[PDB]
RNA sequence: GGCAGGCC
RNA sequence: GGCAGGCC
Numbered sequence: 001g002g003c004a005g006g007c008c
Numbered sequence: 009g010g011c012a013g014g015c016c
Base pairs, nucleotide, nucleotide: 001016002015003014006011007010008009
C1' cells in the first nucleotide's frame, strides 16, 4: 500500500 | 468510514 474475508 | 484479524 493492495485483495478478499469478519465485526462495528 | 473505522477496528482488530488473514493473505499478498
Shown are 16 nucleotides from a PDB entry: RNA. Released in 1997, the model rests on solution-state NMR data. The PDB entry is titled "STRUCTURE OF RIBONUCLEIC ACID, NMR, MINIMIZED AVERAGE STRUCTURE".